[PDB]
RNA sequence: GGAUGCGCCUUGAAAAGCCUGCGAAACACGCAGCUGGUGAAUGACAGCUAUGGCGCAUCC
Ligand code: G4A
Numbered sequence: 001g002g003a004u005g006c007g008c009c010u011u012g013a014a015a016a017g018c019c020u021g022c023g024a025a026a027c028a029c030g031c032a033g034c035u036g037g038u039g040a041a042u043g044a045c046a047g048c049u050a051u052g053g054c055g056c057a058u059c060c
Stems, first nucleotide, its partner, number of pairs: 002059008012019001018043001021031003032049005
C1' cells in the first nucleotide's frame, strides 16, 4: 500500500424565539428521508435508510 469486517459522526423540535448536534462553523451561511416516542409549549429522544467523513480489528 491492497481486501474485508466492526463501531462512530453525519441533530433534535414543531409558528416565532431560545437552547442544542454536524459541516474546519460562538455571528452569518448549510444540513434529505422512515417507524415509534415527546411537546397543549416542551430539546427527548430511540432504532434506522441515503449521502459525506472518521477510528479500530482481521486478512494478503
Ligand atoms: C404555540 C403551542 C403553540 C401536538 C402540541 C401539539 C401543538 C401534540 C401535543 C402538543 C401541534 C402539533 C403540530 C402549539 C401546537 C403552535 C404556542 C404555545 C403552544 N403551538 N401541537 O402549541 O408538530 O408543530 O407541526 S402543542 S406540529

Solved structure of RNA, 60 nucleotides shown.
It was solved by X-ray diffraction to 1.87 angstroms.
Crystals were grown from: 50 mM MES, pH 5.6, 10 mM MgCl2, 1.8 M LiSO4.